The PDB entry is titled "ICP1 Csy-dsDNA complex (partial duplex)". This is an experimental structure of RNA from Vibrio phage ICP1_2004_A, together with DNA, with 134 nucleotides shown. It was solved by electron microscopy to 3.6 A. Protein in the same entry: Csy1, Csy2, Csy3 and Csy4.
Context: bound to proteins that are not shown
RNA sequence: CUUAAAGAGUCAACCCUUUGCUUAUCUUCCCUAUUUAAAUGUUAGCAGCCGCAUAGGCUG
DNA sequence: ATTTAAATAGGGAAGATAAGCAAAGGGTTGACGAAAGCCCTTTGTCCCT
DNA sequence: AGGGACAAAGGGCTTTCCATTTATT
Repeated sequence: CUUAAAGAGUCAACCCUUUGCUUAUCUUCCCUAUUUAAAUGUUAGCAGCCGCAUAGGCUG
């Protein structure tokens, strides 16, 4: 030292038939949007001829 | 890359009532028992001849 | 020495008795 130790629930099926939600309405009166400003940071960094150069020079 | 900060969002009155919510029919079957009495059998136990 | 008797322990089969009071979500 577990109310310990042990065990097949199987099988089948037609819910269904029917219907009027109708009627009516005043949203309404009311309003100051005001005030303030540097865009800069070199901001283009190009047009070309001298050359084989897309190396390197020169020109304004 | 940069791009502002303050002050405030209205009060009131209402939100309809009358009528009715169907009726029949049915709802499976089968298994799941201990105690006692009765005969028949198969094997411990003693036996002789 | 060994079948037969003497009586037991299991085991199939055959009775046998026997009666409630239904809501729960």

The reconstruction used 240,070 particles.